Context: one part of a larger RNA, bound to proteins that are not shown
RNA sequence: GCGACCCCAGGUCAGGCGGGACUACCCGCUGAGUUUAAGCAUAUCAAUAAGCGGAGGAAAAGAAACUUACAAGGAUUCCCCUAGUAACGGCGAGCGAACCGGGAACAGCCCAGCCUUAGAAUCGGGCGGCUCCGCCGUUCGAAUUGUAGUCUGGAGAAGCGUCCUCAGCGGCGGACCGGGCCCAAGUCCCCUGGAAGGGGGCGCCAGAGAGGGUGAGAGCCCCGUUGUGCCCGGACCCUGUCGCACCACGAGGCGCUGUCUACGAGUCGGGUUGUUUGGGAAUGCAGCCCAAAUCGGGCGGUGAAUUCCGUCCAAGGCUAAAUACGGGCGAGAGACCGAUAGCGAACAAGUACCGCGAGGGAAAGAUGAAAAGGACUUUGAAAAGAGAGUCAAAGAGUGCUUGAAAUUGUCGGGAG
RNA sequence: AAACGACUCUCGGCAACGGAUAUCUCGGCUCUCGCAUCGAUGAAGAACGUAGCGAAAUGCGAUACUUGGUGUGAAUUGCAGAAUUCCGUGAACCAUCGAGUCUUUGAACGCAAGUUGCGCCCGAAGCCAUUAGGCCGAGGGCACGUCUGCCUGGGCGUCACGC
Numbered sequence: 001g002c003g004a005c006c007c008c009a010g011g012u013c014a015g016g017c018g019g020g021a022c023u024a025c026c027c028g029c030u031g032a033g034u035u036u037a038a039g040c041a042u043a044u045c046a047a048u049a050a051g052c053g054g055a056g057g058a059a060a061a062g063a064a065a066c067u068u069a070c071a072a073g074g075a076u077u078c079c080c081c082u083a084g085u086a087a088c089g090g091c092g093a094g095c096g097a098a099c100c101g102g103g104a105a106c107a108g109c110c111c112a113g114c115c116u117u118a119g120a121a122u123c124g125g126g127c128g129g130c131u132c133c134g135c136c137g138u139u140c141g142a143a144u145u146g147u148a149g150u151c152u153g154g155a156g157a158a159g160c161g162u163c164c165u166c167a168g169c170g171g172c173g174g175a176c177c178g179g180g181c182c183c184a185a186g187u188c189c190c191c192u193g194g195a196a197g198g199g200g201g202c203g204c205c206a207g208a209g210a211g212g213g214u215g216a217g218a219g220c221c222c223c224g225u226u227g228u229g230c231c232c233g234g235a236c237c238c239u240g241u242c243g244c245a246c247c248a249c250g251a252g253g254c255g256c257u258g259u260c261u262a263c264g265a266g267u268c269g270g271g272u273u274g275u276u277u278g279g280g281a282a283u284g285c286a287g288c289c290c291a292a293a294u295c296g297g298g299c300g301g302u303g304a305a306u307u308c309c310g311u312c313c314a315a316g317g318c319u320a321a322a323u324a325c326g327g328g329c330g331a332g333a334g335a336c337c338g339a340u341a342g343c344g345a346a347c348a349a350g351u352a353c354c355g356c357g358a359g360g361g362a363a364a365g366a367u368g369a370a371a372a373g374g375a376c377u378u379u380g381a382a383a384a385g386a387g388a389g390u391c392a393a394a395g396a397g398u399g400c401u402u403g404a405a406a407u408u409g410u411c412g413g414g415a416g
Numbered sequence: 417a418a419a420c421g422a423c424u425c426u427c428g429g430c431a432a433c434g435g436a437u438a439u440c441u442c443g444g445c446u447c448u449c450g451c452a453u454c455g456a457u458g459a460a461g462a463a464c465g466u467a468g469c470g471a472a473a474u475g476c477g478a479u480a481c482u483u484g485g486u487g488u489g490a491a492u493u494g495c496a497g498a499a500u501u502c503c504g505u506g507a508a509c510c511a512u513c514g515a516g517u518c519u520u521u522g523a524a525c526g527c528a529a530g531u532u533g534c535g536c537c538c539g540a541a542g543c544c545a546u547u548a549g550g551c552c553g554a555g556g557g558c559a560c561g562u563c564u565g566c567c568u569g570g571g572c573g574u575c576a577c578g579c
Base pairs, nucleotide, nucleotide: 001577003575004574005573006571007570008569009568010567011566013565014564015563016562017561018560020454025056026054027053028052029051036043040090066073067072077104078103079102080101088094108318109317110316111264121147122142123141124140125139126138127137128136129135130134156260157259158257159256160255161254162253164252165251166250168244169243170242171241172240173239174238176234177233178232179231180230181229183227186202187218188201189200190199191198203220204219205209211223212222213221269290270289271288272287273286274285275284296313297312298311299310300309328451329450330449331448332447333446334445336444337443353360354359365440366439373400376387377386378385379384401438407432408431409430410429411428412427413426414425415424416423461521462520463519464477465476466475468495469494483515484513485512486511487510488508526534527533535558536557537556538555542551543550
Other pairs, nucleotide, nucleotide, family: 002576cWW019456tHH019559cWW020459tWS023025cHS024057cWW024325cSS024326cSS025324cSS026059tSS030050tWS031049tHS032048tWH033046tHH034045tHS035044cWW037092cSS042092tWW043093tWS056058cSS057324tWS058323tWH061076cSS062075cSS063107cWS063108tHS063319tWH064074tHS065268cWS065297tWS066311tHS068070cWS068310cWS069300cWS075321tWW076322tWW081100cWH082099tHS083098tHH084085cHS084096tHS085097tWH086096tHS087095cWW087278tSS089092tHS089093tHS097278tHS104322cSS105321cSS106320tWS107319tWS107320tHS112152tWH113151tWW120143tWS120146tHS122147cSS155261tWS163164cHS175235cWW182228cWW184205cSS184208tWS184224cWH185219tWS185220cHS192196tWH193216tWS194215tSS195215tSS196197cSS196198tHS207226cSS208225cWS210224tHS214218tWH216217cSS248249cHS248250tWS264315tHS265293tHH266267cHS267292tWH267315cSS268291tHS276283cWW277279tHS281302cHS302303cHS327452cWW337341cSS338441tHS339346tWS339365tHS339441tWH341346tWH342443tSS342444tSS344349tSS345349tSS348472cSS349363tHH350351cHS350361tWS351362tWH352361tHS355357tHS364399cWS367371tWH367396cSS368370tHS368372tHS368393cWS369392tHH370391tWS371394tWW372390cSS372396tWW374389cWS374397tWH375388tHS380383tHS389397tWW390394tWH391393tHS391396tHS402437cWW403435tSS403436tHS404435tHS405434tHS406433tHS455523tWS456525cWH458523tHS458524tWS458525tWW459524tHH460522tWS465480tSS470472cHH474481cWW485514cHS489506tSS489507tHS490506tHS491507tSS528531tHS539554tHS540553tHS541552tWW542552cWW544550cWW545549cWS546548cHS
């Protein structure tokens, strides 16, 4: 000085990921006191409220280091029962599960480690193609401090037999869902009404007499309602059928074996402290200390030693259904309220308004069928009054269905 | 002479005051059912604008009470004006959604903020300028933490080959 590796640094390098929002349900943490105990401190309130975080359409849990002691059950979850029971508790006040049993739903699986070494068979990026949620080719890179494949205890590897099983495509339908279009019958006669939709008479439809509108109680005036028919679009999932090639190297299934048979560590467990639990010589969790084992380890609800017995296999991971749901979007109902009721809000309501702020927070619905919303004359400065007009009605005149009481004016009677 | 009148009180008609009562209801409360869809591809919220005539509500984003497609099929309407082969590419303050627009902010992302304040980079078109550079600027970029790959580097950290 060069080169290899390691660790690290700078890049507006090429391409990706993340933060935040919502609250009914869901997961993790943190965490009271009011209160009850007729006082109060343990207890209770409560493993709750408040506080800090994290998801989905559900979440979480989940395939036994289980339940039990039976003639045994067999992932998880939820309902009924167990049961106000066992237990816990100044054993006071109070608190309080689980197994069996009956139901809802059901589903099982993937890894790490010894095992290619006749060659990492694995994966990512760029580029170029293709019937483009992917496949193929090429080139760089990751990876041996290990990507693929086999194996997961229910097994399994290896060896020998059995000849038992395993290989797609495309069309047309069904199933599911979301939409569109048409389709029954009086507005006949008389009367009251401003208006028949009311009364009377005469007819009609009905797989449609749910409901609403229209000038008053409308099946037949209108929209709809019942039941058919036709039409359009998603979901590529389930299901039936049809057309063609259908290759078992290999891998599974079954039987045998004088061979092997690898299974998770500062983890389990133990001591102690704190908290929690019905868990009581200590239910779980957590800090600190100690700290394993492989003919072994955990559990068997009274601590300990000895001998047996029963049952499972932790310290890695995934998984639909039964279940929850005062939020979001969209629907159906009610022996609910009816404007001081019912959400605070039937109204330009979380609005007006108040507070520096965190926050606090109202009142307020009804003309008429139809504005036909009152022309014009007259008095007045004007608001308006007196006439007049519209209407069934102004004894309905835009804060306009009706218009109680308190209270007030006027007239009439009466008393002091 | 306690009569007429005034006052007070009382009873009745009428007129006032007030908004009870009755009859209503595009609202509320309660139960049940179906579905699963926010956000750096910038959410929720917040601001400012936008109509011929609007302040609010509702809607929308300088394409601003709406553009476009499709369906339906003759309106909107308070007033005024304008369309429309109204037997039709066609009205609508109609319905629905695939195309499109979508201002300042906000997790908010160049630095800030009682500021439309303070910086850097790229660059279409145009002006004259000619293998040279200048002016202008449409428009767009510059946060943080990370994953993969890459480029450029540092340290006897571990080595090896040379001098």
Primary citation: Smirnova et al., Nat.Plants (2023), "Structure of the actively translating plant 80S ribosome at 2.2 angstrom resolution". The RNA (25S rRNA, nucleotides 1 to 416; 5.8S rRNA, nucleotides 1 to 163) from Nicotiana tabacum has 579 modelled nucleotides. The reconstruction used 335,291 particles. The entry has 43 different proteins, among them uL18 (60S ribosomal protein L5), uL6 (60S ribosomal protein L9) and eL32 (60S ribosomal protein L32). An Rfam search finds the family "Eukaryotic large subunit ribosomal RNA" in it. For this family Rfam cites "Crystal structure of the ribosome at 5.5 A resolution" (Yusupov et al., Science, 2001). Ions in the entry include magnesium, potassium and zinc. Method: cryo-electron microscopy, resolution 2.14 angstroms. The entry became public in 2023. The entry is indexed under Plant, 80S, rRNA Modifications, ribosome.